Shown are 467 nucleotides from a PDB entry: RNA (28S rRNA, nucleotides 431 to 1311) from Homo sapiens. The reconstruction used 281,431 particles. The structure was determined by electron microscopy at 2.48 angstroms resolution and released in 2025. Primary citation: Zheng et al., Nat Commun (2025), "Visualizing the translation landscape in human cells at high resolution". Among the 79 different proteins in the entry, which are not shown, are 60S ribosomal protein L30, Large ribosomal subunit protein uL3 and 60S ribosomal protein L7a. Entry title: In situ human eEF1A-A/T-P-E state 80S ribosome. Lineage of the source: Eukaryota > Deuterostomia > Euarchontoglires > Hominidae > Homo.

Context: one part of a larger RNA, bound to proteins that are not shown
RNA sequence: GUAAACGGGUGGGGUCCGCGCAGUCCGCCCGGAGGAUUCAACCCGGCGGCGGGUCCGGCCGUGUCGGCGGCCCGGCGGAUCUUUCCCGCGCGGGGGACCGUCCCCCGACCGGCGACCGGCCGCCGCCGGGCGCAUUUCCACCGCGGCGGUGCGCCGCGACCGGCUCCGGGACGGCUGGGAAGGCCCGGCGGGGAAGGUGGCUCGGGGGCCCCCGAGUGUUACAGCCCCCCCGGCAGCAGCACUCGCCGAAUCCCGGGGCCGAGGGAGCGAGACCCGUCGCCGCGCUCUCCCCCCUCGGGGGGGCCGGGCCACCCCUCCCACGGCGCGACCGCUCGGGGCGGACUGUCCCCAGUGCGCCCCGGGCGGGUCGCGCCGUCGGGCCCGGGGGA
RNA sequence: GGCCACGCGCGCGUCCCCCGAAGAGGGGGACGGCGGAGCGAGCGCACGGGGUCGGCGGCGACGUCGGCUACCCACCCG
Numbered sequence: 001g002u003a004a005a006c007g008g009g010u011g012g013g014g015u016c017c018g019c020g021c022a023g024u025c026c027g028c029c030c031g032g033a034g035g036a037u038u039c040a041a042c043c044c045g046g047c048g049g050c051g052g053g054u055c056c057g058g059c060c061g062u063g064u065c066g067g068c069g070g071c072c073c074g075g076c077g078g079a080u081c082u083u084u085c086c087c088g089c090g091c092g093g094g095g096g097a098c099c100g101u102c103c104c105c106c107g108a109c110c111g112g113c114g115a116c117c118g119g120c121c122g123c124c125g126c127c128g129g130g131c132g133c134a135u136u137u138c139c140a141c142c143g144c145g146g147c148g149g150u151g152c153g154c155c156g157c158g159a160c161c162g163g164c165u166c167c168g169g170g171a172c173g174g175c176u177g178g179g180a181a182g183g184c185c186c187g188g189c190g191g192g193g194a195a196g197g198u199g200g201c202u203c204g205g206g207g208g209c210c211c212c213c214g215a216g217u218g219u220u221a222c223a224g225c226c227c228c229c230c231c232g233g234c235a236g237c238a239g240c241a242c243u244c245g246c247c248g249a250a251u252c253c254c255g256g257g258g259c260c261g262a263g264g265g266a267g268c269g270a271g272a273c274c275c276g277u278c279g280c281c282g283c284g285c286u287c288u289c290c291c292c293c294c295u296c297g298g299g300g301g302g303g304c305c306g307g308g309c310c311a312c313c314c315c316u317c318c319c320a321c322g323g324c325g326c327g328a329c330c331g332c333u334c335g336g337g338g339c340g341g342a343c344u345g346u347c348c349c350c351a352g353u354g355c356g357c358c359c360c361g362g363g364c365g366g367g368u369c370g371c372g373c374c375g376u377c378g379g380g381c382c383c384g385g386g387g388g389a
Numbered sequence: 390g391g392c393c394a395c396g397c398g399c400g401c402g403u404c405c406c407c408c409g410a411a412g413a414g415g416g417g418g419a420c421g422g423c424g425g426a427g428c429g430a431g432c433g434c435a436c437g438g439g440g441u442c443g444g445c446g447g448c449g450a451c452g453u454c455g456g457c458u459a460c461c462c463a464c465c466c467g
Base pairs, nucleotide, nucleotide: 006467007466008465009464010463011462012461013460016456017455018454020453021452025149026148027147028146029145030143031142032141034139035138036137042130043129044128045127046126047125048124049123050122051121052120055119056118057117058113059112060111061110063109064108065107066106067105069104070103075101076100077099078098080097081096082095086093153448154447155446156445157444158442159441160440161261162260163259164258165257166256167255168254169253170252171251172248173247174246175245179244180243183234184233185232188231190228191227192226193225200217201216202215203214204213205212206211207210208209282434283433284432285431286430287429289303290302291301292300293299294298295297305396306395307393308392309391310390312387313386314385315384317380318379319378320376321375322374323373324372325371326370327368329366330365331364332363333361335360336359338358399424400423401421402420403419404418405417406416407415408414
C1' cells in the first nucleotide's frame, strides 16, 4: 500500500466563538444604617367612566292623523283617466285630475337615549395646586437573612417517588387413578412363580485336606426378585433425600439491574391573596372512657356495647348431580295355547311358513307427584330451628 | 373460635317467640328497598388524574471550560 468519493457513530488535532474563568435575576417580608418630598384623609380646579322617571333639550326608528301645506308656492315616475277650459281633420300636441314613491314641514301618540349627542344631578376614578412634615410614604446601600419563581459557568454524585422491562429469592394452596411410585414398621398369617440363580451340591482352573474364579442343578438355603394377599399401619405427599405433571378468585410477600420523567392555573371554597400539600381511591387519630409496656411530656398496644353468618351437638325442609334397589306405564321378543290363508315330490289326521284377536313366559330401553337408600369440604344471600367456659 | 363494606331513635309492614283468659290482646327478637320536613369538622399518612429533593461535591485565566454543528485525520459498521 486495497482508486477516490459517500452514510451512521465516536475519538484526536486545529481555527474560531462564548467580555466563560468565582457565576444570574427580581417580587414580598425581617433586621441594620442614611435621605427626601410629602403617605392617608380633607379643600379647590380640571378631565374622564357609569346611571338617571327624559330629570331638560337635541333627537332617532316605526307606524298615525289634518294635508295648511307642491305641477303658480318642492320633485320624480305610471300600458291610470281627461279639452267634455287650449293652437293640427268630427282626426294631433299641451295643460289638468288620479295613483305610486316622495320631499321638506306644522305637531301629537309608541320604543329608546341606542354604539347619534349635549346640559344638569348622583357615584366612582385620575390629574394639578393647597393643607397634612412624621410610628405615614418613597428612594438608594448592607445582611455570605427568610419566603416564592426562573435558574445555576463547567464537570459530577446521591436519594426517594412513579411508568416500562428483564431477572432473583421466600412462602401458600388446588387437581389427578381424590396422583404413580417410593420410605419405615426384620410386615405380619401365607400362597404362587421363576432367573440376569443366593447358599449348597457336581465339574473344570487357582493360593499352604484348609481359602478364590468359571460352567451346570434350581426354587431359599449361609442373598435376593416378581404377582396375589385376610388385610395393612405410620410418616410424608407432585417432597427442604432435585424420580415423573398441569395450575392459581385454588396467590401472595420481598429484593436487584436497565431505560424513562412527557404534562404544568387540578381552588364551587375563604369571597381565595407565601408556591391551589388539590380530585378519585385506600387508610389513621381526635371531638368517649379505662387500662397495659417502654422513655420522661414522648413512643408502642388492648379495646370501650349490641347484632347477625359460619366452625360444634341435636333434628330438619327442598332442589341438583351420580349410583343402587323396588314398583306402575309405554315401546322393543329365545318362546308357549287355542282359527284363516298359503307352501313342500316325506302327501294316512305327511311335514313346514306367515297373518287377525285374546291368554301366558324371559330379557332390554324410555318417560314415571314415581318411591326409598347411599355419596357431594354440592346449592338454597351456607333453607331453617334450639345450646354451650 | 372465625368472619361481616353489620351498627340512631319513633311508627309502619314481613317472619320467628311467649303467654294465648275465642289459637282474641298484648308482651319480645330478626329483616326492610316503607313513612313530611335541611349539617358533621379537624388534623394527618399515602402503591392515589406523568419528578422531585425544603440533597451534595470538585474545579476554574495567558492556562484551562464549554460549543453533538462547521476544517483535517483515524477507526468500526454500511